Solved structure of RNA (25S rRNA, nucleotides 4 to 452) from Paranosema locustae, 449 nucleotides shown.
Primary citation: Ehrenbolger et al., Plos Biol. (2020), "Differences in structure and hibernation mechanism highlight diversification of the microsporidian ribosome".
The depositors describe the entry as "Structure of the Paranosema locustae ribosome in complex with Lso2".
The sample was in a buffer at pH 7.5.
An Rfam search finds the family "Archaeal large subunit ribosomal RNA" in it. Its Rfam clan is "LSU clan". For this family Rfam cites "The comparative RNA web (CRW) site: an online database of comparative sequence and structure information for ribosomal, intron, and other RNAs" (Cannone et al., BMC Bioinformatics, 2002).
Among the 71 different proteins in the entry, which are not shown, are eL15, eL27 and eL37.
[PDB]
Context: one part of a larger RNA, bound to proteins that are not shown
RNA sequence: CACCCCGGUGGGGGAUCCCUCGGCCUGCGCGCCGGGCAAGGACGCGGACGCACGCGAUAGACGGCACGAUCCUCAGACACGACUGCCGGUCUCCGACAGCGGCGCAGCCGCAGACAACCCCCCGGACUUAAGCAUAUCACUAGGGGGCGGAGAAGAAACCAACAGGGAUUCCUGCAGUAGCGGCGAGCGAACAGGGACGAGCCCGCAUGGCAAUCGGCAUCGCCGAGUUGUGACAGCGCACCGCGAACGCCCCGGACAGGGCGGCCACAGAGGGCGACAGCCCCGUAGCAGCGCGCAGCGGAGCGAGUAGCGCUGCUUGGUCAUGCAGCGCGAAGCGGUGGUGGCGCCAUCGAAGGCUAAAUACGCCGCAGGACCGAUAGCGCACAAGUACCGCGAGGGGACGGCGACGAGCAGCCCGCAGGGGCGGCGAAAGCGUGAAACCACCGGGG
Numbered sequence: 001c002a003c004c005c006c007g008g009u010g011g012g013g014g015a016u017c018c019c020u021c022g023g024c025c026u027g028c029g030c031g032c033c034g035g036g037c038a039a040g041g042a043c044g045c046g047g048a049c050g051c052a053c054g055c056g057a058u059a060g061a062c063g064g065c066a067c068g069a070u071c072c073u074c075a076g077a078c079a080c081g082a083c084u085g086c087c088g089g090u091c092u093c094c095g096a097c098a099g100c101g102g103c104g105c106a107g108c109c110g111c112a113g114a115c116a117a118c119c120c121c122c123c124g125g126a127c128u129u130a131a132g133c134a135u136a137u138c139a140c141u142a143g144g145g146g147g148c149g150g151a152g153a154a155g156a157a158a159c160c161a162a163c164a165g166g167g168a169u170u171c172c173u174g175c176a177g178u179a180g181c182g183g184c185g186a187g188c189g190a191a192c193a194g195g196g197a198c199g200a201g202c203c204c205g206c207a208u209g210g211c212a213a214u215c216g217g218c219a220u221c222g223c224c225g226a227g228u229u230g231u232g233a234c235a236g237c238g239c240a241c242c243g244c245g246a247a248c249g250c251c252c253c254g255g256a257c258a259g260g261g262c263g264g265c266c267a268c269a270g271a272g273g274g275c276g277a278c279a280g281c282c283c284c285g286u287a288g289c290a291g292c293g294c295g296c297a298g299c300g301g302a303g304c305g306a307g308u309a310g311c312g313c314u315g316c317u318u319g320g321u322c323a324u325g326c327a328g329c330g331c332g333a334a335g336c337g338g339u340g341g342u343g344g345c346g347c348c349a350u351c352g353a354a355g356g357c358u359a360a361a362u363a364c365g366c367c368g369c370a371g372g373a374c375c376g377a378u379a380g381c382g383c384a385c386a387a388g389u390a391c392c393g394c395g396a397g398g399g400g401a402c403g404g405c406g407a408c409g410a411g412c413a414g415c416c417c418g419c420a421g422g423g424g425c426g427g428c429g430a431a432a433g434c435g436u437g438a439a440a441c442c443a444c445c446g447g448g449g
Base pairs, nucleotide, nucleotide: 003449004448005447006446007445008444009443010442011441017435018404019403022375023374024372025371026370027369028368029367031364033113040094041093042092043056044055045054047074048073053060062088063087064086065085066084070077071076099111100110101109102108103107118149119147120146121145122144123143129136133183159166160165170197171196172195173194180188181187201357202356203355204305213231214226215225216224217223218222236294237293238292239291243289244288248263249262250261251260252259264281265280266270272284273283274282310331311330312329313328314327315326316325336352337351338350339349340348391398392397405411412426414425415424416423417422428433
C1' cells in the first nucleotide's frame, strides 16, 4: 500500500412501521338471457385521443324527468341548464338453418344459442384406502353429455306399522355410526318412530242425446276449421310510499386544530366518514318522523290406468341381507290386486300401482346490500396499479410484476460554468420534495488489526 473489523457521512436496496377507494368470510336480498338477434367477438365512434373505460353510423350524455353551477390539459361549453342521477331511445357486422316442428295455414308461431353455483336425467373413472392386490374402497364421486327454474326435484300411500295404531312431500332433530352390508377384511351404512319447521290439496279418463252444450283461426257475430277414432268450465289482483333533521366559543402549541387548558351547549342524534393532527356541537350524515283500495260467476261426477304388474334369467345398483332399486330379455296376469326388512306357502293386517298437477318449509354462484376477534401490498382474490392486462404457447391453454410528497396553495429558473445531461450560489415549503428508509453491499473519512 492492499485487506479486514468498528463507527460517521453518502450511496445501494426496499425491509420495517404507519396507512388502504382492495381482498376474504358470513348473513341477507335479488334471482331478470335469447330471431324484439342473446353470450361472446370483430370493427368502428372523442376537436386535439394511445391505453383503459364508455359507446354503436342517433357511435365519449340523444330524449324525458329530477338536479342547479360548474366541467377543464388546451381551446371552449354553460340558467335556451354546467356537472350529475334515474329511466328510455338508438343499438354496425360476426355469432343461434342443408334447419326442425306445431296450427287449415291468405297466415301465425315455437325450438336452436347462452348460463354450468344450486337442481333434474343419462354416461362414468382412476389416483387413493386395503400397509401388496383382483371383490371392496375412493364413488353410484370427479369428469363428460343432456335439461330446467328462481329455485329445482319430490309429493297427496298399491306407505308405515303389528299399536289403544299412525297418515303427502321436503327440511331439521333424532333413531345412529345403529340394524345391516363387507377378501364379515379395510371399510361402508340406512329406515319407522318421538320432537320440530312448514303445512294444502287436487285432477284427467266412461259427461248431454229433446241435437258438441266445447275449442282454434279470421278480413268477425259471420264464415272457415278442430272435434263423435269424443270436445267441454274464473278467483284473484293493484296502487301509493317524504324531505327536513339539534347543538361552540375563547386561550396555548403548531404549517394547520379535530390537540391541551377553560367555559358552555345539544342529544328519540355520543353510528360512521370528511375536514391542513384525535370533532356529539365545522360538514355529510346519525336518532327521529307518512298509506291504501278492487274483485270472485255455471250445468257431468263409481271415473281406474296391460306387453304393464309379477315371475324367470342377466347386468348394474343398494346398508338391503335366499334381492333394495333400476334396466334388458323371455314369459305374461287379475277381478280382485300389491305389500308386510323382503325363501316358498298359508294366515292376518294394511294399502290400491302401472295416468297428471301441486305452494311453503329446502339448496345456491354471479350480482346488490350489510356485517366481521379475518388479511393488511411477498399478506389478502391471480389483480388495492392501463389484470385475466403485459407477456408466452401452433394449439388446448398458461399468466405476472407494479400502492404512499404536500395545506391539489407554493415547489422556481435568477446569476456563473457546460453543446448538453447538469453543477454551483440561490429559490418555495413546517418538513417531505412519488411517506418511513432496516439489512446484504459500496464510496470516502476516522479509529483499530